Released in 2023, the model rests on cryo-EM data to a resolution of 3.1 angstrom. The RNA with a sequence from Escherichia coli has 95 modelled nucleotides. Protein in the same entry: Cas12g. Ions in the entry include zinc. The source organism's lineage runs through Bacteria, Pseudomonadati, Pseudomonadota, Gammaproteobacteria and Escherichia. The sample was in a buffer at pH 8.5.

[PDB]
Context: bound to proteins that are not shown
Formats: sequence, C1' cells, structure tokens
RNA sequence: GAUGCUUACUUAGUCAUCUGGUUGGCAAACCUCCGCGGACCUUCGGGACCAAUGGAGAGGAACCCAGCCGAGAAGCAUCGAGC
RNA sequence: GCUCUGACACCA
Repeated sequence: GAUGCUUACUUAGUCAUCUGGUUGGCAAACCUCCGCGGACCUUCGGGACCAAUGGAGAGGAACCCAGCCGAGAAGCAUCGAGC
Repeated sequence: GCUCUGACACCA
C1' cells in the first nucleotide's frame, strides 16, 4: 500500500470538486401562544432577558426523532512494499 | 521480524 468480515460506532472539529443522499413521523423530542412572579436600558414610543414542583395548541419546510443507501474509525484475518 | 493510512487545528 491493497483486500475482506464484525461493531448498541461516526457522518455537528476544518480542508482536500464534502454540515454526504433519501424516505417518512405513535410515544418522546422540537415548535407556537400565554404568563404567576423578577428584572436592564429607554429619546417614555418602546427595545432586550430570565422565569412558575404553571397552564393551552400545532409542523414534519425549517427545529427534532427514527428508518434506508453511500461513506469512515477501530478489532481481527490475507497479501505486499521498504528496511 | 519490523516499519507500515493525507494536511491542519482546538481558551468552550
């Protein structure tokens, strides 16, 4: 250097024509309204933030989750190169 | 027998 198997693995450190491609969504996750109460700034128009052993709806485009394909990390197995 | 798989980079 090449080759093959296995893995409750990775594809969310970057680059090497490169968050790889794709299919869908019960639970869950994520997402949208409040809003008890706290608070910074302010030209008083408002901007920005945390938050209930707190309550209501909703999308799988985005967020999240899962499956499939492509790929790469290694543990072992074969051969080889150099020395 | 041994050496054997690119470069960089990590005070979030």